23S ribosomal RNA, nucleotides 2072 to 2932 from Borreliella burgdorferi B31: 861 nucleotides with solved positions. The entry has 54 different proteins, among them 50S ribosomal protein L9, 50S ribosomal protein L10 and 30S ribosomal protein S11. The sample was in a buffer at pH 7.5. An Rfam search finds the family "Bacterial large subunit ribosomal RNA" in it. Ions in the entry include zinc. Method: electron microscopy, resolution 2.86 angstrom. The entry became public in 2023. Sharma et al. published it in Nat Commun in 2023: "The structure of a hibernating ribosome in a Lyme disease pathogen". The organism belongs to Borreliella burgdorferi, within Bacteria.

[PDB]
Context: one part of a larger RNA, bound to proteins that are not shown
RNA sequence: GAAGUAUCGGUGAAGAUGCCGAUUACUUGUGGUUAGACGGAAAGACCCCGUGAACCUUUACUAUAGCUUGGUAUUGAGAUUUGAUUAAAUAUGUGUAGGAUAGGUGGGAGACUUUGAAGCUAUCUCGUCAGGGGUAGUGGAGUCAAUCUUGAAAUACCACCCUUGUUUAAUUAGGUUUCUAACUUAUAGAAAUAUGAGGAGAGUGCCAGGUGGGUAGUUUGACUGGGGCGGUCGCCUCCUAAAGAGUAACGGAGGUGCGCAAAGGUUACCUUAGAGUGGUUGGAAAUCACUCUGUAAGUGUAAAGGCAUAAGGUAGCUUAACUGUAAGACUGACAAGUCGAACAGAUACGAAAGUAGGUCUUAGUGAUCUGGCGGUGGCAAGUGGAAGCGCCGUCACUUAACGAAUAAAAGGUACUCCGGGGAUAACAGGCUUAUCCUUCCCAAGAGUUCACAUCGACGGAAGGGUUUGGCACCUCGAUGUCGGCUCAUCGCAUCCUAGGGCUGGAGCAGGUCCUAAGGGUAUGGCUGUUCGCCAUUUAAAGCGGUACGCGAGCUGGGUUCAGAACGUCGUGAGACAGUUUGGUCCCUAUCUGCCACAAGCGUUGGAUAUUUGAGAGGAGCUAUCUUUAGUACGAGAGGACCGAGAUGGACGAACCUCUAGUGUGCCAGUUAUCCUGCCAAGGGUAAGUGCUGGGUAGCUACGUUCGGAAAGGAUAACCGCUGAAAGCAUCUAAGUGGGAAGCCUUCCUCAAGAUGAGAUAUCCUUUAAGGGUCCUGGAAGAAUACCAGGUUGAUAGGUUAGAAGUGUAAGUAUAGCAAUAUAUUAAGCUGACUAAUACUAAUUACCCGUAUCUUUGGCCA
Numbered sequence: 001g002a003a004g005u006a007u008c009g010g011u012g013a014a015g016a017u018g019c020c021g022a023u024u025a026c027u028u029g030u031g032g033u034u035a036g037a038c039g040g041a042a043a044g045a046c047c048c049c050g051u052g053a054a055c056c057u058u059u060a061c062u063a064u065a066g067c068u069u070g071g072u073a074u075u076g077a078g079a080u081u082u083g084a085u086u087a088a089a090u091a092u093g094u095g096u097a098g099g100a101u102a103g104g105u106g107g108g109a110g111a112c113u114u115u116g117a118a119g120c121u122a123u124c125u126c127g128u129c130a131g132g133g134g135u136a137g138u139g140g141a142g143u144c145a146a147u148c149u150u151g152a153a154a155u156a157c158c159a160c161c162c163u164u165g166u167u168u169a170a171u172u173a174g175g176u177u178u179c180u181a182a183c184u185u186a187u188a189g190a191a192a193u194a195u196g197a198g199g200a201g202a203g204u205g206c207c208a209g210g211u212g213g214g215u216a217g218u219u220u221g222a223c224u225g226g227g228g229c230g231g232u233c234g235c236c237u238c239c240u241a242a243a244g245a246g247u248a249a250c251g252g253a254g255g256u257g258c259g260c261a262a263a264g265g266u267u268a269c270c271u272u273a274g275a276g277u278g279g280u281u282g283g284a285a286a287u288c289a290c291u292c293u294g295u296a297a298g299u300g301u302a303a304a305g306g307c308a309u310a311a312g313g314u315a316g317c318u319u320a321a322c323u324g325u326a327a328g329a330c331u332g333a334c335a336a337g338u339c340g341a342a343c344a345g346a347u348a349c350g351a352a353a354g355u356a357g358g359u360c361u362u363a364g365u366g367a368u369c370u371g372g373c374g375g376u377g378g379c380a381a382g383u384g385g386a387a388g389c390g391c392c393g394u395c396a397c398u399u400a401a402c403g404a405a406u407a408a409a410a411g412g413u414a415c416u417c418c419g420g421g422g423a424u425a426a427c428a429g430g431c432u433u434a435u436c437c438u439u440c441c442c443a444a445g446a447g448u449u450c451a452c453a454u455c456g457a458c459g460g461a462a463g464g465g466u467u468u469g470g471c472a473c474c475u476c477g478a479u480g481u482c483g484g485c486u487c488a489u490c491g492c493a494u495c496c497u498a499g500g501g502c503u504g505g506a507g508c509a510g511g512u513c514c515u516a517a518g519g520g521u522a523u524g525g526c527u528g529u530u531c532g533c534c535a536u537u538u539a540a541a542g543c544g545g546u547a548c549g550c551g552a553g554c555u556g557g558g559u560u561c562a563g564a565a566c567g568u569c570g571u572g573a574g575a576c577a578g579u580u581u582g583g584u585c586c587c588u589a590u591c592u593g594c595c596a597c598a599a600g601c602g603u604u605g606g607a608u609a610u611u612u613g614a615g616a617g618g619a620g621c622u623a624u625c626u627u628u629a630g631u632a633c634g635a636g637a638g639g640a641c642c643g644a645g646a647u648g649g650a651c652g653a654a655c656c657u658c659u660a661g662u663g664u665g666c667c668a669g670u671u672a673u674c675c676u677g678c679c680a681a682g683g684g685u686a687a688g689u690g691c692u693g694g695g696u697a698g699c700u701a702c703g704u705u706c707g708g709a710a711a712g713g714a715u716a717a718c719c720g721c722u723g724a725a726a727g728c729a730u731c732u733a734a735g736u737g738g739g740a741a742g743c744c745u746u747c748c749u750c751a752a753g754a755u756g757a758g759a760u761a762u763c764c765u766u767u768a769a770g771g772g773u774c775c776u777g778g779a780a781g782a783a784u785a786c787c788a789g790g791u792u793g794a795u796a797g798g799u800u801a802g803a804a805g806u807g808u809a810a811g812u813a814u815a816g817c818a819a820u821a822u823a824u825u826a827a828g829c830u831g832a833c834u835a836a837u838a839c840u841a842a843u844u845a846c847c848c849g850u851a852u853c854u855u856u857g858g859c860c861a
Stems, first nucleotide, its partner, number of pairs: 003017001006023005026600008035592003039587002047421004052417002054413004060218005066211009076179016093162001103161005110144003120137005126131001183198006221233003230250001234256006257402001258300001259359002264318007272296001274292005298307002301364001303362003322345004328339003334403001347356003370396007378389002428475001429473001430471003434468001436464006445455002482557001483555003487549001488546005495520003498515006522536005563581001565579002567576003601753001605764007615750004621649006633638001651707005659701001661699002666694005671686006712744002715742001718738004765851001770848004774790005795841003798837005804830003811824005
Other pairs, nucleotide, nucleotide, family: 002018cWW011016tWH014429cSS014430cSS015428tWS030782tWS034035cHS034589tWS037552tWH044046tWS045478cHH046476tWS047226tSS048424cWS051405tWH058060cWH058571cWS061213tHH065212tHS075200tWS075202tHH076181tWS092163cWW094127tWS094128tWS094130cWH097102tWH098100tHS098154tWS100155cWW101131cHS102151tWS108156tWS108157cWS109145tWS110156tSS112143cWW116140tSS116141tHS117139tHS117141tSS117142tSS118139tHS119138cWS125132cWW127130tWS140141cHS148154tWS150154tWH180199tWS180200tWH182199tHS183202tWS189191tHS189192tHS212214cHS219409tHS219410cWH220411cWH225250tSS240249tHS241248tHH242247tWW254302cSS255363tWS257365tWS259263tWS262264cHS262319tWW262321tHH265348tSS271310tWH272294tHS273293tWW279287cWW283285cHS283286cWH297310tWW306311tWS307310cSS320346cWH320347cWH320356cWH324357cWH326341tHS327340tHS331336tWW343357tWH350352tHS350353tHS366402cWS367399tWH368397tWH377378cHS380387tHS399404cSS406408tHS411573tWS413415cHS422426cWH424476tWS425476tWH427479cWW433434cHS433435tHS435465cWW435467cWW437466tWS442458cWW443451tSS443457tHS444456tHS447453tHS450504tWW453511tSS464493tWS472473cHS479547tWS480481cHS480585tWW482528tSS486550cWW492517tHS494496cHS494516tWS495517tWH496539cSS499717tWS505509tWS506633cSS506637tWW507632cWS507638tSS515716cSS516741tWS520540tSS521542cWH522535cWW527531tHS528557cSS537541tWH550553cHS556585tWS562583tHS564580cWW570572tHS589591cHS597783cWS602757tWS606769tSS612752tWH613754tHS614751tHS627643cWW628642cWW630639tWS631640tWH632639tHS634636tHS650708cWW656701tWH658703cWS660700cWW663697tHS663832tWS665695tHS696832cWH701702cSS710746tWS711745cWW714742cWW715740tWH716739tHS717739tHS722732tWH722734tWS723733tHS724730tWH725729tWH732734cWH753755cHS764768cSS767849tWS769849tHS780785tWS789842tWS793838tWS793842tHS794839tWH803831tHS807827tHS809827tHS816819tHS
């Protein structure tokens, strides 16, 4: 998607209108009801996935506005001062001993000497305060040292200097101030400008360092028996691995991001550990010796495979822990990794043969790009160089998420959004039964003795699919989740009633087990609660399945949206199977299904009444009290079985005589207002009665009445009788009996569409019998149907009368000032029901509607 779309038990993508087997069902509509069609509606909002978005947060990453600090330009003049450096002036330099203030270097024994000597004096700088040098005055000329003690060096002269300072000469930084000409403010002005304040600051650019969720662009891994949390990510060894190789899991045990200048290479020589035995301390065990054992010891480091020719132990020498290569292979997606004889150069060891391209073997690791270092000299933008690059050697990555998305990266979303998934969770179905529940097997024991009256530990074997779980098979272009309400149906593993067996069952009342699902199985308090506790009851207050029954039937308290608050966690955005409060529950039924009612036709001629019944439905509860009898039983207390009687509870049905409700027909009282002209008397409106007091019929319960039987048949558990197999015994094997609210009859209802369509009595024989339409109606009713009636007629309306409701009308008279009362008066009005009476309406009317044929038997002709 259409559709000549039933149910059950199954099967199946694990809940079938479409498949299997079976059962049931005439065709077709209408009014109702929602159990299903995993109903309709919205490419699920929950969950997960996507190297998907958005917004938000911060001590995520990277930028940035803004803010800030310095330089410089705008931007000038001065002064002072702290510097630095440039030189030049100039001084300054004390270990010790020593003639004493010995800084160093070397030339270094004569130099200086009215250009003022010795050296007197004053005074200054340093002072290690002993003094060296300096300036100036006296003096008018002579000095130090050599030769040298000590000393590390020796002092005379000179230059080269280095320390430590002082000062000038030039730049430059800063520090602090000064003038007003730039510039900026206040006043007046359109401007120009003038005046007063500040001032080379500030402001504005450029450059630079900071600060910077204020703002912007993004990142924030994967595996995962859903995701998160936790754990893990490379390499090596063993097992899993099923005797080649290989082989997974969040399978079972370990190691590792090195060490060694020998613990490497080679030559040569040796052999442990353990047990026993004899021995200073010395002991179980140290070192020494022997016997047996024969690698169990030891191999830097895990494990495995190996290791006596030792790969183990010791010693000598030594650097092959080499350059260029490499036939041929192993393993392998690729990239890579691994073994390798042999050759040239040059060594180490060895007499030599030969061995050595690190380590007994297998782990100790890292691609590319970028950059550093050494070598070579290939490239060299006109040429020659060079910068740089290439080549060779080589260094720098917990790139550990270890084949490494960037040089550079954390979180929230319940305010969420989009693309998808049952590839993947939460609710249900399915598989499973650990857990759970229900039994059962063994019987040590407890029970005075006595395993089994009862309880049964320690273990053992199953079923049930309800609990908490496991799995992720159906469904995320939607299968609505807990309780309560309403309505149920089924199972028996039985709460009550019924029938039993045994009791450590006297009786009453129980305990345990078996049979039995017909009926019944409470109202409230607390809590959203299921559950549970509690209060009263009761014969009992059963346990479960059905999408933890039932939201296209209801409720929305709970859970599971956006608000807000508390506690806790987080720096924060926020989070919490923590709590509190507030918070839209959609849909006119096409189909099946179900509850009711019709139309059509069939039932072999057609109709009208009365019914037998297959089959189906409804109903099946139980207490208290009084007799038997205070008897049986029993020390007493206490107290019956069996069988009868009376009165109730719950539930169901019928009904309206009573009780009671309604009674928007009706009657009365009364308020407000309007109207009938007014008085009087009435009427309308106060939704869907203006408000009150009553009320027949009809309907109804709270009312009335009735119902659950009695009897019979076959049985469950149980008890038998007679009797074997098995001389007995035995309820059974031949037979034959009892035995329950259960089963079948009996009670009530539906019922020949029971297509198996039954049976009979009467009517009719070419449209007859009869039915239908139309009309008046009801005891009936959604439309229908059913039922009563249609002029020969009481069907309805009307009328008359009555059963009754309301409660004393209008008018008139009397009494009263009036409101009002009394008499006329069981009044007036209304009579949904009952009976009478053709006055009106139901018509001198319109359609459907009857022996087909064949075979055979009986009767008769």